[PDB]
RNA sequence: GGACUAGUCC
RNA sequence: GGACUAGUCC
Repeated sequence: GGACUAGUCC
Repeated sequence: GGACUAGUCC
RNA backbone atom coordinates (compact mmCIF):
# COMPACT_ATOMS: atom_id res chain seq x y z
O5' G A 1 -1.22 2.91 2.26
C5' G A 1 -0.64 3.34 1.04
C4' G A 1 -0.67 2.25 0.00
C3' G A 1 -1.91 1.36 0.00
O3' G A 1 -2.99 1.94 -0.71
C1' G A 1 0.00 0.00 0.00
P G A 2 -4.49 1.61 -0.29
O5' G A 2 -4.69 0.11 -0.78
C5' G A 2 -4.52 -0.22 -2.17
C4' G A 2 -4.58 -1.71 -2.37
C3' G A 2 -5.79 -2.42 -1.79
O3' G A 2 -6.93 -2.21 -2.64
C1' G A 2 -3.84 -3.60 -1.19
P A A 3 -8.53 -2.40 -2.10
O5' A A 3 -8.48 -4.01 -1.59
C5' A A 3 -8.73 -4.97 -2.58
C4' A A 3 -8.73 -6.37 -1.99
C3' A A 3 -9.98 -6.54 -0.96
O3' A A 3 -11.23 -6.80 -1.68
C1' A A 3 -8.05 -7.26 0.03
P C A 4 -12.63 -6.32 -1.07
O5' C A 4 -12.82 -7.27 0.19
C5' C A 4 -13.14 -8.64 0.03
C4' C A 4 -12.98 -9.38 1.33
C3' C A 4 -13.93 -8.97 2.44
O3' C A 4 -15.22 -9.53 2.31
C1' C A 4 -11.74 -9.12 3.30
P U A 5 -16.50 -8.75 2.90
O5' U A 5 -16.42 -8.98 4.47
C5' U A 5 -16.58 -10.28 5.03
C4' U A 5 -16.40 -10.25 6.53
C3' U A 5 -17.24 -9.22 7.26
O3' U A 5 -18.59 -9.61 7.42
C1' U A 5 -15.03 -9.14 8.07
P A A 6 -19.74 -8.48 7.40
O5' A A 6 -19.57 -7.72 8.79
C5' A A 6 -19.83 -8.38 10.02
C4' A A 6 -19.57 -7.47 11.19
C3' A A 6 -20.15 -6.06 11.09
O3' A A 6 -21.53 -5.99 11.42
C1' A A 6 -17.90 -5.92 11.75
P G A 7 -22.43 -4.79 10.83
O5' G A 7 -21.84 -3.51 11.56
C5' G A 7 -22.09 -3.30 12.94
C4' G A 7 -21.22 -2.21 13.52
C3' G A 7 -21.51 -0.79 13.08
O3' G A 7 -22.64 -0.24 13.74
C1' G A 7 -19.19 -1.15 13.02
P U A 8 -23.62 0.77 12.97
O5' U A 8 -22.88 2.17 13.14
C5' U A 8 -22.53 2.64 14.43
C4' U A 8 -21.45 3.69 14.37
C3' U A 8 -21.77 4.93 13.55
O3' U A 8 -22.59 5.85 14.26
C1' U A 8 -19.59 4.18 13.03
P C A 9 -23.64 6.77 13.46
O5' C A 9 -22.62 7.84 12.88
C5' C A 9 -21.94 8.74 13.74
C4' C A 9 -20.98 9.60 12.97
C3' C A 9 -21.58 10.40 11.83
O3' C A 9 -22.21 11.59 12.25
C1' C A 9 -19.63 9.32 11.08
P C A 10 -23.39 12.22 11.37
O5' C A 10 -22.65 12.64 10.02
C5' C A 10 -21.81 13.79 10.00
C4' C A 10 -21.12 13.94 8.67
C3' C A 10 -22.01 14.23 7.48
O3' C A 10 -22.45 15.57 7.42
C1' C A 10 -20.42 12.59 6.89
O5' G B 1 -19.45 4.52 -3.64
C5' G B 1 -19.27 5.39 -4.75
C4' G B 1 -18.82 6.76 -4.32
C3' G B 1 -17.87 6.80 -3.13
O3' G B 1 -16.52 6.57 -3.47
C1' G B 1 -19.63 8.29 -2.74
P G B 2 -15.58 5.77 -2.46
O5' G B 2 -15.16 6.88 -1.40
C5' G B 2 -14.73 8.18 -1.85
C4' G B 2 -14.75 9.17 -0.72
C3' G B 2 -14.02 8.76 0.55
O3' G B 2 -12.61 8.95 0.36
C1' G B 2 -16.13 9.64 1.11
P A B 3 -11.45 8.10 1.27
O5' A B 3 -11.96 8.49 2.83
C5' A B 3 -11.61 9.77 3.28
C4' A B 3 -12.21 10.05 4.66
C3' A B 3 -11.73 8.92 5.72
O3' A B 3 -10.34 9.12 6.12
C1' A B 3 -13.92 9.24 5.93
P C B 4 -9.45 7.88 6.58
O5' C B 4 -10.09 7.47 7.98
C5' C B 4 -10.04 8.37 9.10
C4' C B 4 -10.92 7.87 10.22
C3' C B 4 -10.53 6.54 10.83
O3' C B 4 -9.52 6.69 11.83
C1' C B 4 -12.84 6.54 10.38
P U B 5 -8.61 5.44 12.22
O5' U B 5 -9.56 4.56 13.14
C5' U B 5 -9.99 5.04 14.40
C4' U B 5 -10.97 4.09 15.04
C3' U B 5 -10.50 2.66 15.15
O3' U B 5 -9.60 2.45 16.22
C1' U B 5 -12.70 2.69 14.33
P A B 6 -8.47 1.32 16.08
O5' A B 6 -9.27 -0.05 16.17
C5' A B 6 -9.94 -0.44 17.36
C4' A B 6 -10.62 -1.77 17.19
C3' A B 6 -9.77 -2.86 16.53
O3' A B 6 -8.87 -3.49 17.41
C1' A B 6 -11.88 -2.79 15.50
P G B 7 -7.52 -4.14 16.83
O5' G B 7 -8.02 -5.37 15.96
C5' G B 7 -8.51 -6.55 16.57
C4' G B 7 -9.13 -7.48 15.56
C3' G B 7 -8.17 -8.09 14.56
O3' G B 7 -7.40 -9.14 15.11
C1' G B 7 -10.11 -7.35 13.45
P U B 8 -5.86 -9.29 14.68
O5' U B 8 -5.91 -10.10 13.32
C5' U B 8 -6.54 -11.36 13.25
C4' U B 8 -6.92 -11.72 11.84
C3' U B 8 -5.79 -11.76 10.83
O3' U B 8 -5.01 -12.94 10.90
C1' U B 8 -7.63 -10.62 9.90
P C B 9 -3.45 -12.89 10.53
O5' C B 9 -3.59 -12.85 8.94
C5' C B 9 -4.09 -13.96 8.23
C4' C B 9 -4.26 -13.66 6.76
C3' C B 9 -3.01 -13.25 6.00
O3' C B 9 -2.19 -14.35 5.65
C1' C B 9 -4.77 -11.80 5.44
P C B 10 -0.62 -14.11 5.42
O5' C B 10 -0.58 -13.22 4.09
C5' C B 10 -0.81 -13.81 2.82
C4' C B 10 -0.85 -12.79 1.71
C3' C B 10 0.44 -12.03 1.44
O3' C B 10 1.38 -12.79 0.70
C1' C B 10 -1.36 -10.52 1.44

An RNA with a sequence from Homo sapiens: 20 nucleotides with solved positions. Keywords: N6-methyladenine, RNA folding, Watson-Crick basepairs, RNA. It comes from the structure "N6-methyladenine is accommodated in a conventional A-U basepair". The work is reported in "Control of box C/D snoRNP assembly by N(6)-methylation of adenine" (Huang et al., EMBO Rep., 2017).